Source information: precursor form of the Hepatitis Delta virus ribozyme from Hepatitis delta virus: 73 nucleotides with solved positions. Rfam match: Hepatitis delta virus ribozyme. About the family: The hepatitis delta virus (HDV) ribozyme is necessary for viral replication and is thought to be the only catalytic RNA known to be required for viability of a human pathogen. The ribozyme acts to process the RNA transcripts to unit lengths in a self cleavage reaction. Rfam links the family to the GO term RNA nuclease activity. A reference for the family is Chen et al. (1986), "Structure and replication of the genome of the hepatitis delta virus", Proc Natl Acad Sci U S A. Released in 2004, the model rests on X-ray diffraction data to a resolution of 2.2 A. Primary citation: Ke et al., Nature (2004), "A Conformational Switch controls hepatitis delta virus ribozyme catalysis". The PDB entry is titled "Hepatitis Delta Virus Gemonic Ribozyme Precursor, with Mg2+ Bound". The entry also models magnesium ions.
RNA sequence: UGGCCGGCAUGGUCCCAGCCUCCUCGCUGGCGCCGGCUGGGCAACACCAUUGCACUCCGGUGGUGAAUGGGAC
Repeated sequence: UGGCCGGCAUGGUCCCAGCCUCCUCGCUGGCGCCGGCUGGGCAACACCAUUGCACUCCGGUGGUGAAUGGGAC
């Protein structure tokens, strides 16, 4: 990080605001760089397909390939 690892970079702890996200939506989450492995789920959201007659719940795919600053010590 949904689980996990490698390389590199990076003084610290806080405090306010802003922003991000499918996988514990918010203040005892996160908001440096690059690379590779991988699980769950369609509930929300989006995209694709579907014009279909049920009373049996039941199509597929994708998202983190995410998000800045200010202040105090």